Context: bound to proteins that are not shown
RNA sequence: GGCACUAACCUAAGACAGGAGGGCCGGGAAACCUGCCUAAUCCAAUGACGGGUAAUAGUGUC
Numbered sequence: 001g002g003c004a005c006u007a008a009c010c011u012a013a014g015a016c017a018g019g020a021g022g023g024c025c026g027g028g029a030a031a032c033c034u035g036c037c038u039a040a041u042c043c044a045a046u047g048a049c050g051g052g053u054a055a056u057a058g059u060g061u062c
Base pairs, nucleotide, nucleotide: 001062002061003060004059005058006057007056008053009052010051011050018043019042020041021038022037023036024035026033027032
Other pairs, nucleotide, nucleotide, family: 009055cWS010014tHS012047tHS012048tWH014051cSS015050tSS016049cWW017044tWS017047tHS018048tWS021040tHS025034cWW028030tHS028031tHS053055cHS
């Protein structure tokens, strides 16, 4: 240096509006999964979840 991860940061026009939890139909021996419902409670347009890298640490990897 590349590329990935945790952090940091950028993003709703750098993928995205619900995410966690809980539940339902279906499939499956199970594990698990597509789709759907949902303020018990937590998070979320002052952007959660997902995504991203020009800049910064930590780790792997070539």

The PDB entry is titled "Structure of nuclear RNA export factor TAP bound to CTE RNA". Solved structure of RNA (constitutive transport element(CTE)of Mason-Pfizer monkey virus RNA), 62 nucleotides shown. The 2011 paper behind the entry is "Structure-function studies of nucleocytoplasmic transport of retroviral genomic RNA by mRNA export factor TAP". Protein in the same entry: Nuclear RNA export factor 1. Method: X-ray crystallography, resolution 2.3 angstroms. The entry became public in 2011.